This is an experimental structure of RNA with a sequence from Thermococcus onnurineus, with 58 nucleotides shown. The 2019 paper behind the entry is "Type III-A CRISPR-Cas Csm Complexes: Assembly, Periodic RNA Cleavage, DNase Activity Regulation, and Autoimmunity". The entry has 5 different proteins, among them Uncharacterized protein Csm5, Uncharacterized protein Csm4 and Uncharacterized protein Csm1. It was solved by cryo-electron microscopy to 3.6 angstroms. The sample was in a buffer at pH 8.8. Ions in the entry include zinc.
Context: bound to proteins that are not shown
RNA sequence: GUGGAAAGGCGGGCAGAGGCGGUUUGCGUAUUG
RNA sequence: CAAUACGCAAACCGCCUCUGCCCGC
Numbered sequence: 001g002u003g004g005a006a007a008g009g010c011g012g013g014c015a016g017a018g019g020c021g022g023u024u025u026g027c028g029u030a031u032u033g
Numbered sequence: 034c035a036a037u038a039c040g041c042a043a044a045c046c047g048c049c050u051c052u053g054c055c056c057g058c
Stems, first nucleotide, its partner, number of pairs: 010057004016051002019048001021046002024043002032035002
């Protein structure tokens, strides 16, 4: 010769469910230098 | 005698619609 002594802010929780890179467009035609 | 004149794609469609902190002191 302390308004002190001790005291977890945390236990549980899938950013998940659905979704066609898709549809049409004939590697060709036209004439010369 | 043999070729070269020219064309390498245009379009639309671009996210959607459901949920959004409880429990216990």